[PDB]
Context: one part of a larger RNA, bound to proteins that are not shown
RNA sequence: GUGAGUAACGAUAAUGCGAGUGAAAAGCUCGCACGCCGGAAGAUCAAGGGUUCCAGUCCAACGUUAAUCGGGGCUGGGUGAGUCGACCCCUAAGGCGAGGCCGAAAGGCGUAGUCGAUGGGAAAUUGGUUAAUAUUCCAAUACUUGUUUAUAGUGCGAUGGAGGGACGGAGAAGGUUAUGUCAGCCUGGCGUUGGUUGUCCAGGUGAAAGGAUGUAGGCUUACAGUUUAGGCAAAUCCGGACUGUA
RNA sequence: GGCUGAGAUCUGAUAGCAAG
RNA sequence: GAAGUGGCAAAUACCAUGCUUCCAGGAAAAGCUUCUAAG
RNA sequence: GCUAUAAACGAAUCGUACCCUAAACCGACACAGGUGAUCAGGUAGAGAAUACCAAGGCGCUUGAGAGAACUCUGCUGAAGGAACUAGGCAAAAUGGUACCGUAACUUCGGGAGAAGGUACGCUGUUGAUGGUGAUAGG
RNA sequence: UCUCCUUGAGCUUUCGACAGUCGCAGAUACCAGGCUGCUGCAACUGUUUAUUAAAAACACAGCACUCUGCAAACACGAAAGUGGACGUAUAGGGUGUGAUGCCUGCCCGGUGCUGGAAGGUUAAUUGAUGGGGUUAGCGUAAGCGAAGCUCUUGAUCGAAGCCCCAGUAAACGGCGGCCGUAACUAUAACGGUCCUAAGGUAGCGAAAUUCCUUGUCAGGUAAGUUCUGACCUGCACGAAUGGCAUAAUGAUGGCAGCGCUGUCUCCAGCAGAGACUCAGUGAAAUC
Numbered sequence: 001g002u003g004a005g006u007a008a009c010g011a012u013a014a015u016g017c018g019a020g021u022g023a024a025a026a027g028c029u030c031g032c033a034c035g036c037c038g039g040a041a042g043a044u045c046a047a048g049g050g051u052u053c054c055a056g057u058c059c060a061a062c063g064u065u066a067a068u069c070g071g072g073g074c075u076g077g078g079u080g081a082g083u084c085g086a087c088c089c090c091u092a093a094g095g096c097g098a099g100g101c102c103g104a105a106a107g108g109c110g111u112a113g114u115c116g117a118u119g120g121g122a123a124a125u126u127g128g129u130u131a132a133u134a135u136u137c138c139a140a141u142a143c144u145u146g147u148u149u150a151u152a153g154u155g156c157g158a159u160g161g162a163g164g165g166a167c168g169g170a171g172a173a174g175g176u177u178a179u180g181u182c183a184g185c186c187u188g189g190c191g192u193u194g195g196u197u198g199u200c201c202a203g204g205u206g207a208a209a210g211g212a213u214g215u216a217g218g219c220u221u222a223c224a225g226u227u228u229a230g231g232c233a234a235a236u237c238c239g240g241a242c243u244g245u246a
Numbered sequence: 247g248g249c250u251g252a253g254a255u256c257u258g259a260u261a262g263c264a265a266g
Numbered sequence: 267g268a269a270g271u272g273g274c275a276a277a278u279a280c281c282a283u284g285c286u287u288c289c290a291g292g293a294a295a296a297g298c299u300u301c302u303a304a305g
Numbered sequence: 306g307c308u309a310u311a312a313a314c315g316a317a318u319c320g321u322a323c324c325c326u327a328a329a330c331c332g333a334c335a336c337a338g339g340u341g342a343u344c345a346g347g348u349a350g351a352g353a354a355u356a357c358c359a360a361g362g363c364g365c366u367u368g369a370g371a372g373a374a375c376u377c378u379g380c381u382g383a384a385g386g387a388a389c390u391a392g393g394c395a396a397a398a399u400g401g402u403a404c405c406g407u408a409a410c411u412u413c414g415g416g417a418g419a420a421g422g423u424a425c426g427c428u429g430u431u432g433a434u435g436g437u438g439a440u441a442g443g
Numbered sequence: 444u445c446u447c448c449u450u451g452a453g454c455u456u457u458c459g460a461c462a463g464u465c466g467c468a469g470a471u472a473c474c475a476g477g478c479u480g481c482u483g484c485a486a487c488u489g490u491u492u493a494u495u496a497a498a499a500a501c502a503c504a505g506c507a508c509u510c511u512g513c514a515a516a517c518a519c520g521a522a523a524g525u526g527g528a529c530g531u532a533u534a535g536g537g538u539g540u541g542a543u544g545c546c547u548g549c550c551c552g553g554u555g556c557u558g559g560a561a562g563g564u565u566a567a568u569u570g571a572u573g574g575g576g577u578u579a580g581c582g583u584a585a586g587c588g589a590a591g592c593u594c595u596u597g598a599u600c601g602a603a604g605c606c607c608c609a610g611u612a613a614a615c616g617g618c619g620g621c622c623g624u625a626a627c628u629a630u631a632a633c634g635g636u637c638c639u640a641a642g643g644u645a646g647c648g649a650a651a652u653u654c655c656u657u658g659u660c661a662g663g664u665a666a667g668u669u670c671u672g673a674c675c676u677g678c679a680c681g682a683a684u685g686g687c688a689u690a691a692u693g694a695u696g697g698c699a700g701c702g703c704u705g706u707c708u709c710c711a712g713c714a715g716a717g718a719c720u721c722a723g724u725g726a727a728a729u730c
Base pairs, nucleotide, nucleotide: 001730008724009723015033016032017031018030019029020028034364035363036362037361042344043343044342045341048324049323052322053077054076055075056074057073058072062070063069082143083142084320085319086318088121089120090119094115095114096113100109101108102107125140126139127138128137144316145315146314147313148312149311150310151309152308153307154306156305160301161300162299163298168288169287170286171285174281175280176279179275180274181273182272183271184205185204186203187202188201189200190198210257211256212255217250218249219248220247222245223244224243225242226241227240228239230238231237253445263270289292330339331338346358347357348356349355367722368721369720370719375717376716377715378714379713380712381711382710384708385707388706393703401425402424403423404422405421410415412542426464427463428462429461430460431459432458433457435455436454437453441449442448443447465469477701478700479699480698481697482696483695484693485692489501490500505540506539507538508537509536510535511534517526518525519524543688544687545686546685548618549617550616553615554614555611556610557609558608559607562606563605564604573595574594575593576592577591580587581586619637620636621635622634623633646680647677658674659673660672661671662670
C1' cells in the first nucleotide's frame, strides 16, 4: 500500500448560556444556572517519582478532536527548623566478622565485636504572611539540651552489679474530651407571589501549647537499725535473714 | 497518707478574626 | 469599626503500658536512677 | 571530678516544592486495575452500610444530530406460571424491628431467623422511667 | 471545699395506653434472608491448580504402627558448623488413617521389616604348591640343568551379605473353583472333590463401585434412562490406600415442592449507551 477514511476516540457524574481574549472558543478565564463525589472523586503523609510546584510567554510536536488551555516547549522564580523527619545513641531478625575452625583453589562457618529499623531514646503551640515554604518566616507565649565563667558545698569515676525501660489476646464498667447541636450575643435584612417587626430570616461569633492545681480513676504499709554461704571481684546499691517505731 | 492520673478550673489571654 | 458564653448530645481518641480475665504465657539493648573496681 | 546557684553563649548537617484511591507511583498509554498509614462534618440510620447535603473538589480532553434493524444495560407487561432448559441458567421473589409461634432429628450445644403469623405513618391526651443537673436548705 | 446529702427548673433517654386521622400502600425511598422434603459425599473453621478445575481433592483435631537413651533418630552441609533443641520417650522423627458412634474378620505362601546362626556359599588379603623363562655347569651332540631373578598357578585364611530358622499385615500386599442333593415346581440348610497362604466376619450393596442394564418390585408424575425404598443375580463392596452410619456444617452432587416470575407459549412497549448521518482525529488482522 489494501482493509478504509472503515472500527474506535477509554467508565452514561451533564451540561446550558452571557461576556473576555483570541486568526479562530463546545472544551481556556470570569459570571449566573445545572449536575457529581463528599469513610471521597475532600485533606495529611509514608513509599515511589523528581521540578510534574508558581508566574510570564508560545502552540510546531505531545494531549486519542479544537485549544487562546496543559503535568507540552521556552524563560525566570520557589523548598528557610535546637522542638517535624533523617542524621545521632541503642538494639531485633539478619549480615560481616582480629584471632579461631573447616575446605583442591575459590571459599564455608564462627567468637569478641561491628553493622543492621519495620522498634526504644530530649523538647511548641496558636495566629498571620507568599503567586509559589511554613509547628521552619513573622508575632505572642513556651519547652529541651549543652558549653564557658563565677559563688559555695564536696569523694568522683565503668564497657561492670542492681533497678528501670519493658511490652500478649480478649472483655467490661465508667470518667472525659475532640466534635456536634440548640441557645445566648453581634452584624445585616423586612423579601418580584398570599403572609412575614416576629416566638421572623441570614451570616458571623467559643484561642492552643505551657505553667499552677491534683479531681474522676489506678497502684500502694513507711522508716530506722543489726547482719550476710548470694548479684563472677568490690559495693553504703540490690537480694536474703532478724529487732522497734506508725 | 504517698505515687500516678484523663479531664474540669485559674493563668497563659487587652491575640487573631467582618460589613470599617 | 461587633459579638466572643450557657444547656444538651457525644467518639473507634484520652484516663489506659490501666482494670478484670484466659492460655497459646507475651522483643532486645541503650538512654535514665543508683552502687562501687582499677584509678 | 561532682552537686546546687545563676550569667553569658550555643544547639551542627541532610530533607522540606509537588502528586501520592494517582494524568506525577507499579501497570509500554493522561490505561475503568493495584498501592500502606492518618483526619473523619450534618439529616436519617446500629453503623465507617445506605440516601441526600457541608467544607473542599470535580463534570472523568471528540462533539453535533437522528431516534432504523441489531447489540448492550435497564423499566413495565394481558392470560398462563418452568410448559423453557442439560439444569429454574438468568430473572423474579424474600428482606427491618418488636412480639407470638416453630417439626423430624441431635453429639443436647444445636437444628432455628426452622416453618408461619400480627403490629408499624401522623395528630392529641396521658402513665412509667434512666441521665444531666440551675435554684434553694444542711 | 476541683467535696458530701435532699429538693428538684431547663435539656435529654427508653418504654406503654387511650383517642382521632389520611392514603392503594406507614420496615413506604436507598438499604435489606426466599423457604421446605428425600438422598450421595466430606465431621466441622480453613487450603488449593496467580491466569478455564474450590471440589468428594489438601489440611485438620483424633487414632495406630514404627524409629529415637541424647554427640538421639532425622535433615542441611564437602567438612567445620547448624536445625531437631538450650527440647529429653507424657519428647522428637517418619508412615498411614482422618471428628464422633458402633467397630475394625481371615492369610506370614510373595516382598519388606525384626530376631537367630547349625550348616552351605562368599571379597580384598595371604601366599603353600605345582608348571614354565633365563643359564653357571654337565655335555661330542640331542639335550640335561644348581643358585639367583622372573612369568604363571592358587592350598590355607577370611566378615557382612545371601541361601537357611522363626516372628510380624493399623508392614507393602492377598482374601477361589467344580459336581450333587429336601414331601409340586423351584431353591439348596446338607454332602463330595480340587486348589491355596487363606479363600470375606460385621456391616453395606444396580452403589462417586453393576458391563449385561433403562435389572426387578414399590413410591412419586398424565407420562420418570434421573430420584427415593427394597430385593441380591456384588462382571468387579468390605473393615485405619478403613466398613457402616451420623447431629451440625458446605458459594458440594442428585431428585422433589411452595412462592415467584419474559425462562417459555410469544413476544410487545418504553428509557439510556452504541449502531446510522455530519464535522475532527484515525487503527486491525489479511492480501
Shown are 730 nucleotides from a PDB entry: RNA (23S rRNA, nucleotides 1246 to 2003) from Psychrobacter urativorans. Among the 52 different proteins in the entry, which are not shown, are Methyl-accepting chemotaxis protein, Small ribosomal subunit protein uS15 and Large ribosomal subunit protein uL18. Keywords: Ribosome, Hibernation factor, Dormancy, Balon. Taxonomically the source falls in Psychrobacter (Bacteria, Pseudomonadota, Moraxellales, Moraxellaceae). Method: cryo-electron microscopy, resolution 2.74 angstrom. The entry became public in 2024. The work is reported in "A new family of bacterial ribosome hibernation factors" (Helena-Bueno et al., Nature, 2024). The reconstruction used 12,151 particles. An Rfam search finds the family "Bacterial large subunit ribosomal RNA" in it. The family is grouped with related families in Rfam's "LSU clan". Gene Ontology terms of the family: structural constituent of ribosome and ribosome.